[PDB]
């Protein structure tokens, strides 16, 4: 920094 | 369900 996943508070 | 800080994996 690329992509694949499965995500806190908040809107 | 969606916005993404972060978790795996590659």
């Nucleotide at each position: 920094c690329c992509a694949g996943u499965c995500g806190g508070a908040a809107c | 369900g969606g916005u993404g800080a972060g978790g795996c994996u590659g």